[PDB]
RNA sequence: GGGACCUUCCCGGUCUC
Numbered sequence: 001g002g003g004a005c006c007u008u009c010c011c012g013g014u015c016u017c
Stems, first nucleotide, its partner, number of pairs: 002016005
Other pairs, nucleotide, nucleotide, family: 001017cWW007011tHS
């Protein structure tokens, strides 16, 4: 310094090189 994933009626939210 960056990225992905779980649930669902919106949202939420953990992680790790």

Solved structure of RNA, 17 nucleotides shown. The entry is indexed under anticodon stem-loop, RNA. The 2012 paper behind the entry is "Solution Nuclear Magnetic Resonance Analyses of the Anticodon Arms of Proteinogenic and Nonproteinogenic tRNA(Gly)". The entry is an ensemble of 8 models. The structure was determined by solution NMR and released in 2012.